[PDB]
RNA sequence: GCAUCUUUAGCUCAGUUGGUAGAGCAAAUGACUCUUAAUCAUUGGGUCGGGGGUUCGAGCCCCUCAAGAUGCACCA
Numbered sequence: 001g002c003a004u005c006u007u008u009a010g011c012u013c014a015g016u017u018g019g020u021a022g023a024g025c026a027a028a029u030g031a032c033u034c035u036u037a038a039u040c041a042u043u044g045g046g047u048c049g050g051g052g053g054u055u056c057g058a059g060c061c062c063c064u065c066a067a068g069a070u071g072c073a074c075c076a
Stems, first nucleotide, its partner, number of pairs: 001072007010025004019056001028042004049065005
Other pairs, nucleotide, nucleotide, family: 008014tWH008021tWS009010cHS009023tWH010045cHS014021tWS015048tWW016017cWS018055tWS018057tWS020059tHS020060tHS022046tWH026044cWW027043cWW054058tWH055057tHS
């Protein structure tokens, strides 16, 4: 090179195979205690990597890019 996969709140990952997203940590808030830790509840927080296209409708299907990782040749 090639073929293949991945990019998802501050971090690590499910999303379902089309009606537009949560899980666990982190943070905060309370509650709780002499006060903390811990615990417990609650909770804000997303340009679904960037564009194009299909569709009434794309995190979800197809292309091109950007950054990495895979498997196939540093000619048997």

The RNA (tRNA-Lys (A-site)) from Mycoplasmoides pneumoniae M129 has 76 modelled nucleotides. Entry title: Mycoplasma pneumoniae large ribosomal subunit in chloramphenicol-treated cells. The structure was determined by cryo-electron microscopy at 2.9 A resolution and released in 2024. The sample was in a buffer at pH 7.4. The entry has 31 different proteins, among them 50S ribosomal protein L35, 50S ribosomal protein L14 and 50S ribosomal protein L29. Bound small molecules: lysine (LYS). An Rfam search finds the family "tRNA" in it. It is annotated as a transfer RNA. Primary citation: Xue et al., Nat.Struct.Mol.Biol. (2025), "Structural insights into context-dependent inhibitory mechanisms of chloramphenicol in cells".